Keywords: ribosome, ANTIBIOTIC. 16S ribosomal RNA, nucleotides 5 to 929 from Staphylococcus aureus: 897 nucleotides with solved positions. The structure was determined by cryo-EM at 2.58 angstroms resolution and released in 2024. It comes from the structure "Cryo-EM structure of Staphylococcus aureus 70S ribosome (strain 15B196) in complex with MCX-190". It holds a match to the Rfam family "Bacterial small subunit ribosomal RNA". Its family is annotated with structural constituent of ribosome and ribosome in the Gene Ontology. On this family, see Yusupov et al., Science 2001: "Crystal structure of the ribosome at 5.5 A resolution". Its Rfam clan is "SSU clan". The entry has 47 different proteins, among them Small ribosomal subunit protein uS8, Large ribosomal subunit protein uL24 and Large ribosomal subunit protein bL33B.
Context: one part of a larger RNA, bound to proteins that are not shown
C1' cells in the first nucleotide's frame, strides 16, 4: 500500500516463439430439469408491422344569451 | 318566484404540458465551456399610469329546403369579458442636439 | 466602445388600449 | 364610495425558448479531389434576430492526407458491465437533451405548433354508400393478430404528489399512487431441532472376514420461523374549503385579502402490513460434476458399437471418460446449457512486445512536409507547476450516518469526477524573442589512395571461320558407347586473312562505390572518400511519409552485330520407362545504341544518425615523434 | 630500418554485457537518445476483386468464404 494467481495443448525427449481452449465476473436474457415464501426492483431487445374493443384533455352559469330544463 | 343542472351553444383558458417510441440523424444532434452591444417569452411577481365614448352583427333559438350518411344552404330574431369605430396614453418609430 | 457601437437626457412629428363579473357600504 | 379578481399600456424580475462559437465525440483511402449560393462583396427583401436566409449584380472564390467528399452504421449523455490500473465493451429501467407520431408536403389559430388522441392536399391501406360521395390512424394505458427463442391485466382509485380549468366546493388526469401475472434479478427466511449404537432392515461393493450409506433412521423429548383458523389492526392525513378568533396593509367605514391559531372533516391500497391466542414436524429439493485442468470412485452393461466431449481426447470383452446403480463433491429455490461483452491475453505491449536464424529492416540513394535537435546569457510565459473563483444538475460508484426486525432497499452528508473557463504567483525544463560560442555540420589551405562513372581511341593472347602448302585414315566422345565430322582429304601442322567477344600473369578476408556493381592500356570530362591544419560561418544538424531517381541477371521494341557458350529443338545413349543428368550439334539470348521492364538468398538474411563500454593481433590508405 | 603514439577503413580471436540457443561482442545482435519502415498462428494466398503502372511478360497495393490445432526457430 488495500491492489495484479494460472493450467492444458506442437516433440522420441527439450527450450523458445506462437496460436487454440479452460477455470472468473456480468445480462431487459432464452432454453432444459425442478420449484416454498416474503420485500425491493424488472418485464416486446424482433415488425417505426397491422390493429377489434374499452378508457388516455377538459374546465369555467360568479364572462352570457337561451326552445333552455326544472326545486320552490 | 323559480336553488340547481348544460341538456345544447357563444366566449376565455387549456389542448405545444403530461405520456409514448428511437424510425431518421455522423450534425453545433449531444457533453463541456463561453458569447448574443444579432434575440423572443402567455400565465407568475413587483412598480407605475389607467380602464373614456359610441356602433353593427352573429351563434343558440324559430322556420324552410337539400342530401343515404357526413353534413350543407336559405330567411327571422337575440346577448356577451365576442367584434368594430373614435378619445387619451408610454422608455414604442422618424427627425433633433448633448 | 470591443468593430457593427452601447447609453440617457433633449425637443418636435405620426400613430398604438382596455371589461366587466360577483360583493360590502 | 369601496373590497376582490377580469382588463390595457409601459417597465423590470423569474421562467421557458432561439442563435453563434472553442474543444470532445464511429469504421472504411481497395472512399481522393469536393462545391457552384458554392465562397466573399454590394444592394434589396424578410426573420423574434445575425447571416447566401432569399433574390439581382460583381469578383473567383471556398474546403481537403490535420482525411473535403462518398459509402456503411448509429439517437447523444449522466451512466452500466468488466479490469489492479491503464483501458475495453455497452447506451434496458431512472434523469437531461434531441428527433418522430401511417408515408410525404403546407400553412391557420395561437405567447408558444408548422401540432400523437387539431386543419388542408397527395399517396398506400382498411370501412360505409341510394355510386354522387363520406370516415379512420394504439411508437398513450390495457388488449388482439403477426414476427420471434423471448417479455405481463382488455384491473382499482384520484386516498397522496404533480398538472389543466375554476373565487372555491369541485371536475378531468391509463400522469401518478396501488393491485393482477412471470424465480426475470438482488436480498432475507424456510423446508425442522436436542439426545440418540459410525449395528436394525435394505442398497451397493467385497479380499466374503466385513465396509459404506450413518446419528442418517426408528426411538423419545422439542419448537412454530412458516402454514391453518380467529381476534385485534398502523403510518402514509397534510390539507384545500367551511367555521370561528386576533393581526397587518388599505380603508370614511365595511366587506374582502395576506398572515397567525384551533375546530370539523377524508384512505384505492385495505381489514392489506403487523401483533396476539391454538395446532401440527406435520404441507415445503432439486440440479450438475466425479480422468487432468478441477472438489468428488467403485461395480455392472456395451465393446472404436451405442455413444461422450471446452481442450487434451475416451469407447476395439477388466472405460474412475460411454449408460445405469451406490457413494462422493459443488451449489441450493435454484441448478446447468446456449447467446454476447471484459478478463485471463504482456495475444496491438502508453503503462506493457518485437524485426540476424521463429512474423517482421523497404534493393539503394536524393530529398518535401512532419517529428526530434550542441553550449551560455537576457527576456517572455504557450506548455509545465502552485493557488483562488465559476461550473462539471439530480439520480448513480466509494465512505459515513440514520430508517425499515436484518439485508436488499430507502434517505441524508461528504468525497470523487474536466486536455474545463477566468484570474494571480514561480521560472528549472520544453516552447517564443534578442544576444554570445565553437566541439556538431559545412567552407578555406596542404597532402593521399582508389577495377567510382561517361566518351573516344590503342594493344597482346586465345576461340571460330576462310584460303593455300605439307600430310594420311581416322578425328571426336564415354563408365562403355554411338550420333556426329572424314576419306569429295577430315584431325594435325605452317603461313596469311576476316570477324566478334573477354581482358591470363598482376590478384589479395586487396581497393572504390548508397546499393546494384566496378579488373588490358592511353587520353578527355566528371563524382565521392581519407589524412593533417585551424584560416572562416556560429547549429546552418538527424531522420524522413508522399515524391523523385538509380537499380544484377533474365525478358520486350527498334536498328545493328553475331566469334564463344548456349535456353528451347534435333538426335545418340542409360533406365523397366528418361520429354533428365552423359555425348553430338543447335535457335533466341549472350554484344552495341537508344527506350521499356523495376524484379533477385537485390543477404551482414542485421534501417539511418549520435555518444559510451576489456583487450590481443593483422592488412589498406595517411600523420607525428624517438 | 626498428619502436611508440595516432586517424579512417577492412579482418580474425576474445572480456563485461545480451541471446531460446546458435552466437554477437568498439565494423554489437551491449548500454542509451531521435526518426522512418515492418509483424501479430498455419493454410486458403501474394490468390481474388478493384485500382494503378507496362507493348507484353508482368509489377505494386491486396482480402474473404472455408479449414486445422498446430505451423515454426535453436539445440539433444
Nucleotide at each position: 500500500a488495500u491492489g495484479g494467481a494460472g493450467a492444458g495443448u506442437u516433440u522420441g525427449a527439450u527450450c523458445c516463439u506462437g496460436g487454440c481452449u479452460c477455470a472468473g465476473g456480468a445480462u431487459g436474457a432464452a432454453c432444459g430439469c425442478u420449484g416454498g415464501c416474503g420485500g425491493c426492483g424488472u418485464g416486446c431487445c424482433u415488425a417505426a408491422u397491422a390493429c377489434a374493443u374499452g378508457c388516455a384533455a377538459g374546465u369555467c352559469g360568479a364572462g352570457c344569451g337561451a326552445a333552455c330544463g326544472g326545486a320552490c | 318566484u323559480g336553488a340547481u343542472g348544460u341538456u345544447a351553444g357563444c366566449g376565455g383558458c387549456g389542448g405545444a404540458c403530461g405520456g409514448g417510441u428511437g424510425a431518421g440523424u455522423a450534425a453545433c444532434a449531444c457533453g463541456u465551456g463561453g458569447a448574443u452591444a444579432a434575440c423572443c417569452u402567455a400565465c407568475c411577481u413587483a412598480u407605475a399610469a389607467g380602464a373614456c365614448u359610441g356602433g353593427g352583427a352573429u351563434a343558440a333559438c324559430u322556420u324552410c329546403g337539400g342530401g343515404a350518411a357526413a353534413c350543407c344552404g336559405g330567411a327571422g330574431c337575440u346577448a356577451a369579458u365576442a367584434c368594430c369605430g373614435g378619445a387619451u396614453a408610454a422608455u414604442a418609430u422618424u427627425u433633433u442636439g448633448a | 466602445c470591443g468593430c457593427a457601437u452601447g447609453g440617457u437626457u433633449c425637443a418636435a412629428a405620426a400613430g398604438u388600449g382596455a371589461a366587466a363579473g360577483a360583493c360590502g357600504g | 364610495c369601496u373590497g376582490u379578481c377580469a382588463c390595457u399600456u409601459a417597465u423590470a424580475g423569474a421562467u421557458g425558448g432561439a442563435u453563434c462559437c472553442g474543444c470532445g465525440c464511429u469504421g472504411c483511402a481497395u472512399u481522393a479531389g469536393c462545391u457552384a449560393g458554392u465562397u466573399g462583396g454590394u444592394a434589396a427583401g424578410g426573420u423574434a434576430a445575425c447571416g447566401g436566409c432569399u433574390u439581382a449584380c460583381c469578383a473567383a472564390g471556398g474546403c481537403a492526407a490535420c482525411g473535403a467528399u462518398g459509402c456503411a452504421u448509429a439517437g447523444c449523455c449522466g451512466a452500466c458491465c468488466u479490469g489492479a490500473g491503464a483501458g475495453g465493451g455497452u447506451g434496458a429501467u431512472c434523469g437531461g437533451c434531441c428527433a418522430c407520431a401511417c408515408u410525404g408536403g403546407a400553412a391557420c389559430u395561437g405567447a408558444g405548433a408548422c401540432a400523437c388522441g387539431g386543419u388542408c392536399c397527395a399517396g398506400a391501406c382498411u370501412c360505409c354508400u341510394a355510386c354522387g360521395g363520406g370516415a379512420g390512424g394504439c411508437a398513450g394505458c390495457a388488449g388482439u393478430a403477426g414476427g420471434g427463442a423471448a417479455u405481463c391485466u382488455u384491473c382499482c382509485g384520484c386516498a397522496a404528489u404533480g398538472g389543466g380549468c375554476g373565487a372555491a366546493a369541485g371536475c378531468c388526469u391509463g400522469a401518478c399512487g396501488g393491485a393482477g401475472c412471470a424465480a426475470c434479478g438482488c436480498c432475507g427466511c424456510g423446508u425442522g431441532a436436542g439426545u440418540g449404537a459410525u449395528g436394525a432392515a435394505g442398497g451397493u461393493c467385497u479380499u466374503c472376514g466385513g465396509a459404506u450409506c450413518g446419528u442418517a433412521a426408528a426411538a423419545c423429548u422439542c419448537u412454530g420461523u412458516u402454514a391453518u383458523u380467529a381476534g385485534g389492526g398502523a403510518a402514509g392525513a397534510a390539507c384545500a374549503u367551511a367555521u370561528g378568533u386576533g393581526u397587518a396593509a388599505g380603508u370614511a367605514a365595511c366587506u374582502g385579502u395576506g398572515c397567525a391559531c384551533a375546530u370539523c372533516u377524508u384512505g384505492a391500497c385495505g381489514g392489506u402490513a403487523c401483533c396476539u391466542a391454538a395446532u401440527c414436524a406435520g404441507a415445503a429439493a432439486g440440479c450438475c460434476a466425479c480422468g487432468g485442468c478441477u472438489a468428488a470412485c467403485u461395480a455392472c452393461g456395451u465393446g472404436c458399437c451405442a455413444g461422450c466431449a471446452g481442450c487434451c481426447g475416451c469407447g476395439g470383452u477388466a472405460a474412475u471418460a460411454c449408460g445405469u446403480a451406490g457413494g462422493u463433491g459443488g451449489c441450493a429455490a435454484g441448478c446447468g446449457u446456449u447467446a454476447u461483452c471484459c478478463g485471463g491475453a504482456a495475444u496491438u505491449a502508453u503503462u506493457g512486445g518485437g524485426c540476424g536464424u521463429a512474423a517482421a529492416g523497404c534493393g539503394c540513394g536524393c530529398g518535401u512536409a512532419g517529428g526530434c535537435g550542441g553550449u551560455u546569457u537576457u527576456u517572455u510565459a504557450a506548455g509545465u507547476c502552485u493557488g483562488a473563483u465559476g461550473u462539471g444538475a439530480a439520480a448513480g460508484c466509494c465512505c459515513a450516518c440514520g430508517g425499515c426486525u436484518c439485508a436488499a432497499c430507502c434517505g441524508u452528508g461528504g468525497a470523487g469526477g474536466g486536455u474545463c473557463a477566468u484570474u494571480g504567483g514561480a521560472a528549472a525544463c520544453u516552447g517564443g524573442a534578442a544576444a554570445a560560442c565553437u566541439u556538431g555540420a559545412g567552407u578555406g589551405c596542404a597532402g593521399a589512395a582508389g577495377a567510382g562513372g561517361a566518351a573516344a581511341g590503342u594493344g597482346g593472347a586465345a576461340u571460330u571461320c576462310c584460303a593455300u602448302g605439307u600430310g594420311u585414315a581416322g578425328c571426336g566422345g564415354u563408365g562403355a558407347a554411338a550420333u556426329g565430322c572424314g576419306c569429295a582429304g577430315a584431325g594435325a601442322u605452317a603461313u596469311g586473312g576476316a570477324g566478334g567477344a573477354a581482358c591470363a600473369c598482376c590478384a589479395g578476408u586487396g581497393g572504390c562505390g548508397a546499393a546494384g556493381g566496378c579488373g588490358a592500356c592511353u587520353u578527355u570530362c566528371u563524382g565521392g572518400u581519407c589524412u593533417g591544419u585551424a584560416a572562416c560561418u556560429g547549429a546552418c544538424g538527424c531522420u524522413g511519409a508522399u515524391g523523385u531517381g538509380c537499380g544484377a541477371a533474365a525478358g520486350c521494341g527498334u536498328g545493328g552485330g553475331g566469334a564463344u557458350c548456349a535456353a528451347a529443338c534435333a538426335g545418340g545413349a542409360u533406365u523397366a520407362g528418361a520429354u533428365a543428368c552423359c555425348c553430338u550439334g543447335g535457335u533466341a539470348g549472350u554484344c552495341c545504341a537508344c527506350g521499356c521492364c523495376g524484379u533477385a538468398a537485390a543477404c551482414g538474411a542485421u534501417g539511418a544518425g549520435u555518444g559510451c563500454u576489456a583487450a590481443g593481433u593483422g592488412u589498406u590508405a595517411g600523420g607525428g615523434g624517438g | 630500418g626498428c619502436c611508440c603514439c595516432u586517424u579512417a577503413g577492412u579482418g580474425c580471436u576474445g572480456c563485461a554485457g545480451c541471446u531460446a540457443a546458435c552466437g554477437c561482442a568498439u565494423u554489437a545482435a551491449g548500454c542509451a537518445c531521435u526518426c522512418c519502415g515492418c509483424c501479430u498462428g498455419g493454410g486458403g494466398a501474394g490468390u481474388a476483386c478493384g485500382a494503378c503502372c507496362g507493348c507484353a511478360a508482368g509489377g505494386u497495393u491486396g482480402a474473404a468464404a472455408c479449414u486445422c490445432a498446430a505451423a515454426g526457430g535453436a539445440a539433444u